The RNA (TRNA) has 17 modelled nucleotides. Primary citation: Durant and Davis, J.Mol.Biol. (1999), "Stabilization of the anticodon stem-loop of tRNALys,3 by an A+-C base-pair and by pseudouridine". The PDB entry is titled "STABILIZATION OF THE ANTICODON STEM-LOOP OF TRNALYS,3 BY AN A+C BASE PAIR AND BY PSEUDOURIDINE, NMR, 1 STRUCTURE". It was solved by solution NMR.
RNA sequence: UCAGACUUUUAAUCUGA
Numbered sequence: 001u002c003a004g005a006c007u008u009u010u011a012a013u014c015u016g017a
Base pairs, nucleotide, nucleotide: 001017002016003015004014005013007011
């Protein structure tokens, strides 16, 4: 800097490159 999953749901949590 970018992508995806999840629930303890305006977000917390997990994974890649």